[PDB]
An RNA structure (P. beijingensis xanthine-II riboswitch (70-MER)) with a sequence from Paenibacillus beijingensis, in which 69 nucleotides are resolved. Method: X-ray diffraction, resolution 2.06 angstrom. The entry became public in 2025. Crystallisation conditions: 0.02 M Magnesium chloride, 0.04 M Sodium cacodylate pH 5.5, 40% v/v (+/-)-2-Methyl-2,4-pentanediol, 0.002 M Hexammine cobalt(III) chloride. It is bound to xanthine (XAN). The work is reported in "Structure-based principles underlying ligand recognition of xanthine-II riboswitch" (Xu et al., Sci China Life Sci, 2025). It holds a match to the Rfam family "Purine riboswitch aptamer". Entry title: crystal structure of P. beijingensis xanthine-II riboswitch in complex with xanthine.
RNA sequence: GGUGUAUAAGCUCAUUAAUACGGUUUGAGCGUUUCGACCAGGCAACCCUAAAUUGCCCCAGGCUACAUC
Ligand code: XAN
Numbered sequence: 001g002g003u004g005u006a007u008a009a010g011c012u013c014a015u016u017a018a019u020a021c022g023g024u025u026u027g028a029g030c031g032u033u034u035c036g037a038c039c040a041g042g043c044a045a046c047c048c049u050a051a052a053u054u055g056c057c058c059c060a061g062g063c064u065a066c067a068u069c
Stems, first nucleotide, its partner, number of pairs: 001069006007037001010030005022047002031038001039061001041057005
C1' cells in the first nucleotide's frame, strides 16, 4: 500500500451560530468480539424570515483497531 471486519460524517440529551445569497458550533452519553477516533465538500429538496431540517454523490474518502497478502 491492496483487501476484509468495526462505524452508519450515526443515535440520545444538552449547548451554540445563521437566516432562502442561510441552514453552524460545543459538551456528554451510546455505538464496535475494539484501543482511539468520530472528521466535509458539491448539488438538490424543504423552511416564504422563523426554528428547525432532508436527500444524493457515498456499498465513496479520512483517522484508529484487528486480520490477511
Ligand atoms: N471504531 C473506529 N475508530 C476509528 O478511528 N475509525 C473508524 O472508522 C472506527 N470504527 C469503529